[PDB]
Context: bound to proteins that are not shown
RNA sequence: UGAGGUAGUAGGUUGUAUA
DNA sequence: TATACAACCTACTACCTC
Numbered sequence: 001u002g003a004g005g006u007a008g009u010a011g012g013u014u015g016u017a018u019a
Numbered sequence: 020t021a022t023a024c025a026a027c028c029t030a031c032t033a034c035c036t037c
Base pairs, nucleotide, nucleotide: 003036004035006033007032008031009030010029011028012027013026014025015024018021
């Protein structure tokens, strides 16, 4: 990408507690 | 560096248009 919205699928970080 | 768990963060795809 004329735009707006609703979902799904993937991951990641922190915080404890373990290793 | 690694298993499990709450709380947040992002980034894609795919289908509707009242």